This is an experimental structure of RNA (16S ribosomal RNA; mRNA), with 1550 nucleotides shown. The entry has 48 different proteins, among them 30S ribosomal protein S18, 50S ribosomal protein L16 and 30S ribosomal protein S12. The depositors describe the entry as "Staphylococcus aureus 70S ribosome with elongation factor G locked with fusidic acid cyclopentane with a tRNA in pe/E chimeric state". Method: cryo-electron microscopy, resolution 2.02 angstrom. The entry became public in 2024. Rfam match: Bacterial small subunit ribosomal RNA. Rfam 15.1 lists 42,628 matches to the family in 10,626 species. Its Rfam clan is "SSU clan".

[PDB]
Context: bound to proteins that are not shown
C1' cells in the first nucleotide's frame, strides 16, 4: 500500500507451445420445481405494429352582451288569505357565446440522427425573451362593426348559408411620449468589423377598464393596461477539444470555395439570388457504405482496460407518412390548421370522420413485462382578486419472489439411543436429541379494542405594525382562531388462543463440499471439459445418508473476469503460428558532441468550472438493514493566468567521432557484348570385318547377315567447359567456373588534406528475381515430361530397359513464383577465450 | 619465424539466453531506432470483390461449418527391404552320409463305411504312441440299454455270486442249483 | 447293533463333444544366448540418465584397467551327479598271492591285489618364464593320474512366438442327454495311380563263404530269468537244477585273429518278392504278428539339382541291454569294442548378442496412414433468371402555403365630400419556389432459382498403398504434363535424407 | 585417436 489464487484436457511418460472448458460477479431477464410474510425499488427490451372504450387542458361572471332562473317582498280574493296571475321589484345563482390567458409546459417515445446531435471549455462588438421584479413616465379624445340572439332556407349527420338587431379589458382614427430611425458636432474607449456617453434638430403610434372605499363624482385602494431602461428567466448562433466500424469504400465537391452587390433573418453567414474568379475537402481517411439518440452514469476488472446507455436527471430528436405556413413572447405545434399519401370507419349514397410513441385497456408479435383502480389530502403546473375548477403530472392503492434487505416456519430439557427406513461382517452402524414426553414463547397467525405522522396551508375572522393617504377600504409583514386525508381505521400499540396453518431446490467421479445399496447391462440414459454405461456403475434411475443454499434453488441467454489468449501496463516471429525472395527509394517514425536563445511538449502555484442524483468516507432517521436524508471526498486529455529551463520540439553558432569525398594500393566464376579453343556425345561418307550388339536382378522390346556392334579416317552440327577447385572468391538476392578483347558495377586496406550529421529505417511506389511455363523468330548434339513398345507385378497408367516429341540452347517480349533457407529483417553500440583460411596493413 | 592490426570466411567454446535442441564478436546475449509478420487445427491460400497476366496463373483475402486437439524439443521402448563389431559345425578344412535302388516307418494326397483325434517353417512328419489281431480304440457296420458302463443320497431288504444247463457272434434272457453277514 | 450287497424311484450320472484365441498346469523355441535390475550418489526444469558406457580379455555383465560413480541382487560361475588318481574303513555272493587240492577260485585257507561303496585328499592359473599398460588374460614349462570351467550331466533369467496341449489331468462358457452317453461281435487306424521326412539293408575283394579261437561295459528276472541233459538241420519241444540276486539265469558279444576257397563276374554280391512246409504267443495270426527250413533270387555295380551330422575316445563302424510288452522294434533310451581326418581363416550363407542410427510407431510394423469411388447428413459457392428493397440522378407535372405581380369584381372604420368619389383592403387571375406523383436508364443490397462445384462429418463399405525405417523409387518446395485414386514423370531447389568404400579439409 | 563439413565411386527381382 486496503490491492492481483487457479484447475482439467494433446503423451507410454516429459517439458514447452496452444486452443477448448470450469470455478467469480452481474441482469428490466425467461423457463422448470417450489413457494409464508414485511419494507424499498423495478416491471413491453419484441411491432416508431394496428387500435374498441373511458379519461389525459382548461379556466376567468370582479372583461362583455344575452338567456334561464327566480329569493326578499309588492297587488286582487278565487271567500282556498294560500294560493294567484302580470302590472312590478326582482337578490343569491347558472349557463351556450364574444374576449383574455393557458393549449410551445407537464406526459410519451428513441424512429431519424456519425451531426457542433451530445460532453467539456469558451465566445457573441451578430442575437431574441410572454408571464415575474425594480425604476421612470403615462393611460387624452372619437368611431365602425360582429358573435350571441330573432327570422327564412338547405341537411342523415357533420352542420351550413341569407336577412335584422346588440356588447365589451374585442377592433380602428387622431392627440402627446421616446435611449428605437435619419442627419450634424463633440468626448472617451476596444477584441478588424467597431463599442459607450453627451448635445442639436427632422420624420413618430401607446393604452382599458373591472370590483370596491371615501363620497365633495373630486380624491382614492387592488387588479388590469401602455412606453422606456435595467434584473431575472428562457431560447438562439459560432468556435477549440473529445466522442464508431469498414480501403474487399480513393478520390469528393460546382452554391461547391472566396470576393462584390442586393435581398432575407432576432441574429452573423452562400442563408438565397446576380456577377467575377477557380477555388474548397481528402491517406492527419475525404467520399461512400453499415450501424447508432448523446451524457451524468451502470456492470465487470487489482489496475490499465473491457462491456453497456433500463429505471432516475440533463441535452437532443420525433407525434400515422411527407410538405407548409397561420396564431403567438415562444411552434413551423402529440390530444391545432391546410395540402398530399397510405390505411381505417360512418352514411339516408347526397356526403362525412379519425390518428394511444398520454394513463388504463384491446388485438397482434413474443421466452417475457401489470389495473379499462382511488384522490387532488401532499408537491408541482394552468386560469382566477379569491373560494375554487382543471390536472391518468403527481400522491396512493391493486398485480408479479423480478431484484435487494429484514423476519419466520419455533425454543429448553430430553438415552430410555423408543418404533420405522437404509446398510451390515448379522455383533451392530446410521437417520438421531432426531423422535416421544415435560416445560417455555407468540416473532408470525386468528379474534377484540385503541389508533399517528404525513397538514403547510390558502381562504375567512380578529388585532398589531410599514409605504402612501387629507382620511378610510385596501396592500406588505407579524401574531392568534374555525376548517382541510385518497391512502385508511392502513401503519403502529394493547389483550386472549394455539406449536399449532408456514421448506423447498440442486448436487455428492476430478475440477468441487458431500458415498453406500438395489435396478439396468454400450441398452435405457448422463454429459460444462476430461468422459460415464457391455453384471462389483460413489458418473445412468430409484432409495438411505451426506453437501451447498434456502423462500428460494436450478437451467438457458448475454456481459466482464479468470485469458499475459491483441501483451501501454503485459507476449512473440532458428525448429512451436510468425522476417516480405532481394534491391532502389518517397511520405512518415527515429536520430552524433558543445554553446546561446524560445517555452510547443515537459514540471509547478492561483482562479473558474466539471449540475443534481450516483460510487466511496462520515454522521443522522426509519426497532435493524436495505432504504432515506445531510456533509465530506472523488472525477478534465478542461480553460485563464504566473512561474523553471534539464530533456524532446523550434531558432542561431561551432566540432569531427557517423556518413561521403580526395590521395596510395588489393583481389575477385560481379555484369554486358563480340572472338578463339580442346575433350566428349550424336549423325553422315568411306576402308577392314563377322553374327552379334545393347541391356538387366534376370530378361525382352529394339538395332543387325540389305553387313550391325568394333575399328580407322574425314565431314556436319548443337551444347557444356575435365584438371585448377579450396568451411575458396564475387554479388542485394536470384546467381556467377575454358580462354581472349572492349564497356561497366560493387567491395576491402592505409592516409589523414576535404564537406561538416549531409544519418538509419522505410508504408505506398519502382526494379531485379532459380526452374518450369507463354508469344514471335531461330536453332536442335545430348538429355527428356507426353507418348510407343518390353519387362516386373495379382494388377503396374510407375520404379527398370529400348526409343521418343515439347522442352532443354539463342534473341526479344511475357510470367514473377521456389524448402527464393542461415527456415534467423535492416542499422548501431557493448559483452571471456582458443584455432584455421581469403584480401590487405604496421612493428620486431 | 614472432607480435600487433582491418575486413571477410570456418571450427571449438565462457558469461548470458533457450521448452529443449542449441546460439554464443558472422548471437538466438545485453540494449536503442524503424519496417514486415503471428494469435488453436481443419475449411483455405479456398469463395466473393479488386488489380495484374496472351494463357498458365499471381497479389490481396474471408465466412458458415467442424474438432479438442493440431504442434516443438527431448526421453524410454519397439521396429527398419539402416549400419558397425563379436560369437556359434554358421561358413571354411575334413570324414562319413541323405537325395539314386529294395524295404521299415511317419506325413500329405486320394479312397473307403470308417481309413479315430492331435502335431504344419526352423521350433510338424521313427512326433503324443515306452508296443493298433481282440483289448487298447476315441472311427465305422450291425445287434442292443435308458438313473444308465461309473459316483453320493433315499425306500425295501436280502444270502450277490463266482459256478454249472438252454438260445445266441457275443453283450444278454429263461430255472434251477446255492455255497456269506458281524 | 451294522459293515456289505441286490431291486425300485427321484435327485443325478456320463461326453477322448467345441473353444489352447477364455484358462491352470506342463512344454518347445531363440538358447545356457548374456543378459535383467536395485540402494545410495551425481547429472538432467523434466520424463530420464549414469552405474550397465570405453580399452582389452573371457564360454560368460568372466575378469582387469579406465571412467561420477560407489556397491548389491537375479542370471553366469560354484554348491549337486558321473568319469579320470590316491588314502582309511569293510572282505561276501567279489579277488587269487604264496600254499594243498579240484575240469573249474571248485574248497581248505587269506583280504595281498583287483573290485565293491561309505568317508576323505586332489586341480585353485596354485609355482616358474615370456607376450601384455608391473593388471586381467594368453602362451610355454615343472610337478601331478589329471592344467587351465581336466571330460560329460542336471541346472534354462527378464522376455519372443494369442507357438503346443481342453485327447494325461483340471477347468470358465457352450453343446448332447431314448444320446454327441453305454455294451458287444466284426471291420477301420495296416488302403495305394502318387509327393516329402527319418531310418535299415546293399551295390562287394579294406569283401562273400566255411572251420577254429579271444577280449567288454551296462541292465532285467516271481509264477519271472529257464542251466545242464534228450529230441528236431532249424526256429523250437520234454524233463528240469539254481535263483527274489556281486551267488543262478538271461548270456558263447560282434568287429577282430589265424587257416581253406571264391578271383572282379549282377557273381559263392545283394535278399525284396512269391510257393510250399513248420515253431512260438495268444480263446483267435484272413484282413493283420515274429521267427525257422527248402526253393524262388527283384532293383541295385556308390547315386542329378540339392542337402545333413560331427572338433576326440568325437565322427565312422561293431555288436550288447532295457521301458512298453502274451506276442510283436530297422524306433526310442542306455552300454561298451575298434577308432580317424581337419580347423589356414571370417571374404561369403544363416542365427543370435552388443553398440549405434532413423522413426509421423507406443494396441508398439500383424504399427501408423493417403486419395479417388459408393451411401447419408450438414453448411457454403456458381447459376438462364425471378422477386423485393435502399439511396440518388435526368426529365415531366405540380397541391397546400408564403412571397411577388395584377386586380376588371366586392368592400364598415380613414380622407374629400355624400342618393357619392378617393384611399386602403379583399375575392379572382398570373408568376417563382415547391411535397406527392409520373416516365427513364443506371447503381447498390436482400431473397429466391432448373441445375451445378468443391468442403466438412459419419459405421466394420469398395480399390489400391502415397507418407512415416533408406517406408522398400529418400522426402519435401516451385513449375509443367499424364494417370481410377492416392500419385508418376520431367526441370531447378532444400536437408527438415539413411547409407558400405574412398579421397579433401576443420575441431579436440 | 575420436568427432564434425565437401565430393565421389560399386551393388540392387518381388511380397510380408
Nucleotide at each position: 500500500a486496503u490491492g492481483g489464487a487457479g484447475a482439467g484436457u494433446u503423451u507410454g511418460a516429459u517439458c514447452c507451445u496452444g486452443g477448448c472448458u470450469c470455478a467469480g460477479g452481474a441482469u428490466g431477464a425467461a423457463c422448470g420445481c417450489u413457494g409464508g410474510c414485511g419494507g424499498c425499488g423495478u416491471g413491453c427490451c419484441u411491432a416508431a405494429u394496428a387500435c374498441a372504450u373511458g379519461c389525459a387542458a382548461g379556466u376567468c361572471g370582479a372583461g362583455c352582451g344575452a338567456a334561464c332562473g327566480g329569493a326578499c317582498g309588492a297587488g286582487a280574493a278565487g271567500c282556498u288569505u294560500g294560493c294567484u296571475u302580470c302590472u312590478c321589484u326582482g337578490a343569491u345563482g347558472u349557463u351556450a357565446g364574444c374576449g383574455g390567458c393557458g393549449g410551445a409546459c407537464g406526459g410519451g417515445u428513441g424512429a431519424g440522427u456519425a451531426a457542433c446531435a451530445c460532453g467539456u471549455g469558451g465566445a457573441u462588438a451578430a442575437c431574441c425573451u410572454a408571464c415575474c421584479u425594480a425604476u421612470a413616465a403615462g393611460a387624452c379624445u372619437g368611431g365602425g362593426a360582429u358573435a350571441a340572439c330573432u327570422u327564412c332556407g338547405g341537411g342523415a349527420a357533420a352542420c351550413c348559408g341569407g336577412a335584422g338587431c346588440u356588447a365589451a379589458u374585442a377592433c380602428c382614427g387622431g392627440a402627446u411620449a421616446a435611449u428605437a430611425u435619419u442627419u450634424u458636432g463633440a468626448a472617451c474607449c476596444g477584441c478588424a468589423u467597431g463599442g459607450u456617453u453627451c448635445a442639436a434638430a427632422a420624420g413618430u403610434g401607446a393604452a382599458a377598464g373591472a370590483c370596491g372605499g371615501u363620497c365633495u363624482u373630486g380624491c382614492u385602494g387592488u387588479c388590469a393596461c401602455u412606453u422606456a431602461u435595467a434584473g431575472a428567466u428562457g431560447g438562439a448562433u459560432c468556435c477549440g477539444c473529445g466522442c464508431u466500424g469498414c480501403a474487399u469504400u480513393a478520390g469528393c465537391u460546382a452554391g461547391u470555395u472566396g470576393g462584390u452587390a442586393a435581398g432575407g433573418u432576432a441574429a452573423c453567414g452562400g442563408c438565397u439570388u446576380a456577377c467575377c474568379a477557380a477555388g474548397g475537402c481528402a491517406a492527419c481517411g475525404a467520399u461512400g457504405c453499415a450501424u447508432a439518440g448523446c451524457c451524468g452514469a451502470c456492470c465487470u476488472g487489482a489496475g490499465a482496460g473491457g462491456g453497456u446507455g433500463a429505471u432516475c436527471g440533463g441535452c437532443c430528436a420525433c407525434a400515422c407518412u411527407g410538405g407548409a405556413a397561420c396564431u403567438g413572447a415562444g411552434a413551423c405545434a402529440c390530444g391545432g390548421u391546410c395540402c398530399a399519401g397510405a390505411c381505417u370507419c360512418c352514411u339516408a349514397c347526397g356526403g362525412g370522420a379519425g390518428g394511444c410513441a398520454g394513463c388504463a385497456g384491446u388485438a397482434g408479435g413474443g421466452a417475457a413485462u401489470c389495473u379499462u383502480c382511488c384522490g387532488c389530502a401532499a408537491u408541482g403546473g394552468g386560469c382566477g382578486a379569491a373560494a375554487g375548477c382543471c390536472u391518468g403530472a403527481c400522491g396512493g392503492a391493486g398485480c408479479a419472489a423480478c431484484g435487494c434487505c429484514g423476519c419466520g416456519u419455533g425454543a429448553g430439557u430430553g438415552a430410555u439411543g423408543a418404533a420405522g427406513g437404509u446398510c451390515u461382517u448379522c455383533g451392530g452402524a446410521u437417520c438421531g436429541u432426531a423422535a416421544a414426553a415435560c416445560u417455555c414463547u407468540g416473532u408470525u397467525a386468528u379474534u377484540a379494542g385503541g389508533g399517528a405522522a404525513g397538514a403547510a396551508c390558502a381562504u375567512a375572522u380578529g388585532u398589531g405594525u410599514a409605504a402612501g393617504u387629507a382620511a378610510c377600504u385596501g396592500u406588505g409583514c407579524a401574531c392568534a382562531u374555525c376548517u382541510u386525508g385518497a391512502c385508511g381505521g392502513u401503519a403502529c400499540c394493547u389483550a386472549a388462543u394455539c406449536a399449532g396453518a408456514a421448506a423447498g431446490c440442486c448436487a455428492c467421479g476430478g475440477c468441487u463440499a458431500a458415498c453406500u445399496a438395489c435396478g439396468u447391462g454400450c441398452c435405457a440414459g448422463c454429459a460444462g471439459c476430461c468422459g460415464c454405461g457391455g453384471u462389483a456403475a460413489u458418473a445412468c434411475g430409484u432409495a438411505g445418508g451426506u453437501g451447498g443454499c434456502a423462500a428460494g434453488c436450478g437451467u438457458u441467454a448475454u456481459c466482464c473476469g479468470g485469458a499475459a489468449u491483441u501483451a501501454u501496463u503485459g507476449g512473440g516471429c532458428g525448429u512451436a503460428a510468425a522476417g516480405c525472395g532481394c534491391g532502389c527509394g518517397u511520405a512518415g517514425g527515429c536520430g552524433g558532441u558543445u554553446u546561446u536563445u524560445u517555452a510547443a511538449g515537459u514540471c509547478u502555484g492561483a482562479u473558474g468550472u466539471g449540475a443534481a442524483a450516483g460510487c466511496c468516507c462520515a454522521c443522522g432517521g426509519c426497532u435493524c438493514a436495505a432504504c432515506c436524508g445531510u456533509g465530506g471526498a472523488g472525477g478534465g486529455u478542461c480553460a485563464u493566468u504566473g512561474g523553471a529551463a534539464a530533456c524532446u520540439g523550434g531558432a542561431a553558432a561551432a566540432c569531427u567521432u557517423g556518413a561521403g569525398u580526395g590521395c596510395a594500393g588489393a583481389a575477385g566464376a560481379g555484369g554486358a557484348a563480340a572472338g578463339u579453343g580442346g575433350a566428349a556425345u550424336u549423325c553422315c561418307a568411306u576402308g577392314u570385318g563377322u553374327a552379334g550388339c545393347g541391356g538387366u536382378g534376370a530378361a525382352a522390346u529394339g538395332c543387325g547377315c540389305a553387313g550391325a556392334g568394333a575399328u580407322a579416317u574425314g565431314g556436319a552440327g548443337g551444347a557444356a567447359c575435365a584438371c585448377c577447385a579450396g568451411u575458396g572468391g564475387c554479388g542485394a538476392a536470384g546467381g556467377c567456373g575454358a580462354c581472349u578483347u572492349u564497356c561497366u558495377g560493387g567491395u576491402c586496406u592505409g592516409u589523414a588534406a576535404c564537406u561538416g550529421a549531409c544519418g538509419c529505417u522505410g508504408a505506398u511506389g519502382u526494379g531485379c528475381g532459380a526452374a518450369a511455363g507463354c508469344g514471335u523468330g531461330g536453332g536442335g548434339a545430348u538429355c527428356a515430361a507426353a507418348c510407343a513398345g518390353g519387362a516386373u507385378u495379382a494388377g503396374a497408367u510407375a520404379c527398370c530397359c529400348u526409343g521418343g516429341u515439347a522442352g532443354u540452347c539463342c534473341a526479344c517480349g511475357c510470367c514473377g513464383u521456389a524448402a527464393a533457407c542461415g527456415a534467423u529483417g535492416a542499422g548501431u553500440g557493448c559483452u571471456a577465450a582458443g584455432u584455421g583460411u581469403u584480401a590487405g596493413g604496421g612493428g620486431g | 619465424c614472432c607480435c600487433c592490426u582491418u575486413a571477410g570466411u570456418g571450427c571449438u567454446g565462457c558469461a548470458g539466453c533457450u521448452a529443449a535442441c542449441g546460439c554464443a564478436u558472422u548471437a538466438a546475449g545485453c540494449a536503442c531506432u524503424c519496417c514486415g509478420c503471428c494469435u488453436g487445427g481443419g475449411g483455405a491460400g479456398u469463395a466473393c470483390g479488386a488489380c495484374c497476366g496472351c494463357a498458365a496463373g499471381g497479389u490481396u483475402g474471408a465466412a458458415a461449418c467442424u474438432c479438442a486437439a493440431a504442434g516443438g524439443a527431448a526421453u524410454u521402448g519397439a521396429c527398419g527391404g539402416g549400419g558397425a563389431c563379436c560369437c556359434g559345425c554358421a561358413c571354411a578344412a575334413g570324414c562319413g552320409g541323405u537325395g539314386g535302388a529294395g524295404c521299415a516307418u511317419g506325413u500329405g494326397g486320394u479312397u473307403u463305411a470308417a481309413u479315430u483325434c492331435g502335431a504344419a517353417g526352423c521350433a510338424a512328419c521313427g512326433c503324443g504312441a515306452a508296443g493298433a489281431a481282440c483289448c487298447u480304440u476315441a472311427c465305422c457296420a450291425a445287434a442292443u440299454c435308458u438313473u444308465g458302463a461309473c459316483a453320493u443320497c433315499c425306500u425295501u431288504u436280502g444270502a450277490c455270486a463266482a459256478c454249472u444247463c438252454u438260445a445266441g457272434a457275443g453283450a444278454u434272457a429263461g430255472a434251477g442249483c446255492c455255497u456269506u453277514c458281524c | 447293533g451294522g459293515a456289505c450287497a441286490a431291486a425300485g424311484u427321484g435327485a443325478c450320472a456320463g461326453g477322448u463333444g467345441g473353444u489352447g484365441c477364455a484358462u491352470g498346469g506342463u512344454u518347445g523355441u531363440c538358447g545356457u544366448c548374456a543378459g535383467c535390475u536395485c540402494g545410495u550418489g551425481u547429472c538432467g526444469u523434466g520424463a530420464g540418465a549414469u552405474g550397465u558406457u570405453g580399452g582389452g580379455u573371457u564360454a560368460a555383465g568372466u575378469c582387469c584397467c579406465g571412467c561420477a560413480a560407489c556397491g548389491a541382487g537375479c542370471g553366469c560361475a560354484a554348491c549337486c551327479c558321473u568319469u579320470a588318481a590316491g588314502c582309511u574303513u569293510a572282505g561276501u555272493u567279489g579277488c587269487c598271492a604264496u600254499c594243498a587240492u579240484u575240469a573249474a577260485g571248485u574248497u581248505g585257507g587269506g583280504c595281498a591285489c583287483u573290485c565293491u561303496a561309505a568317508g576323505u585328499u586332489g586341480a585353485c592359473u596354485g609355482c616358474c618364464g615370456g607376450u601384455g599398460a608391473c593388471a586381467a588374460a594368453c602362451c610355454g614349462g615343472a610337478g601331478g593320474a589329471a592344467g587351465g570351467u581336466g571330460g560329460g550331466g542336471a541346472u534354462g533369467a527378464c522376455g519372443u512366438c494369442a507357438a503346443a496341449u481342453c485327447a494325461u489331468c483340471a477347468u470358465g462358457c457352450c453343446c448332447c442327454u431314448u444320446a454327441u452317453g453305454a455294451u458287444u461281435u466284426g471291420g477301420g487306424c495296416u488302403a495305394c495311380a502318387c509327393a516329402c521326412g527319418u531310418g535299415c539293408u546293399a551295390c562287394a575283394a579294406u569283401g562273400g563263404a566255411c572251420a577254429a579261437u579271444a577280449c567288454a561295459a551296462a541292465g532285467g528276472g516271481c509264477a519271472g530269468c529257464g542251466a545242464a541233459a534228450c529230441c528236431g538241420c532249424g526256429a523250437g519241444g520234454u524233463c528240469a537244477a539254481g535263483c527274489a540276486a556281486a551267488u543262478c539265469c538271461c548270456a558263447u558279444a560282434a568287429a577282430g585273429u589265424u587257416g581253406u576257397u571264391c578271383u572282379c563276374a549282377g557273381u559263392u554280391c545283394g535278399g525284396a518278392u512269391u510257393g510250399u512246409a513248420g515253431u512260438c504267443u495268444g480263446c483267435a495270426a484272413c484282413u493283420c504278428g515274429a521267427c525257422u527250413a527248402c526253393a524262388u533270387g527283384a532293383a541295385g555295380c556308390u547315386g542329378g539339382a540339392a542337402u545333413c551330422g560331427c572338433u576326440a575316445g568325437u565322427a565312422a563302424u561293431c555288436g550288447u541291454a532295457g521301458a512298453u510288452c502274451a506276442g510283436c522294434a530297422u524306433g526310442c533310451u542306455a552300454c561298451g569294442g575298434u577308432g580317424a581326418a581337419u580347423a589356414c581363416g571370417u571374404u561369403c550363407c544363416c542365427g543370435g548378442g552388443u553398440c549405434u542410427u532413423g522413426u509421423a510407431c507406443a494396441c508398439a510394423c500383424c504399427g501408423c496412414c493417403c486419395g479417388u469411388c459408393a451411401c447419408a447428413c450438414c453448411a457454403c459457392g456458381a447459376g438462364a433468371g425471378u422477386u423485393u428493397g435502399u439511396a440518388a440522378c435526368a426529365c415531366c407535372c405540380g397541391a397546400a402555403g408564403c412571397c411577388g405581380g395584377u386586380g376588371g369584381a366586392g368592400u364598415a372604420a380613414c380622407c374629400u365630400u355624400u342618393u357619392a368619389g378617393g384611399a386602403g383592403c379583399u375575392a379572382g387571375c398570373c408568376g417563382u419556389c415547391g411535397a406527392a406523383g409520373g416516365u427513364g436508364g443506371g447503381a447498390c443490397a436482400a431473397a429466391u432459382g432448373a441445375u451445378u462445384g468443391g468442403g466438412g462429418u459419419g459405421a466394420a463399405g469398395u480399390c489400391g498403398u502415397a507418407a512415416c525405417a533408406a517406408g522398400g523409387u529418400a522426402g519435401c518446395c516451385g513449375u509443367a504434363u499424364c494417370g481410377g485414386a492416392a500419385g508418376g514423370u520431367g526441370c531447378g531447389g532444400c536437408u527438415g535424407g539413411a547409407u558400405c568404400a574412398c579421397c579433401u579439409c576443420c575441431u579436440u | 585417436a575420436a568427432g564434425g563439413a565437401g565430393g565421389u565411386a560399386a551393388a540392387a527381382a518381388u511380397g510380408g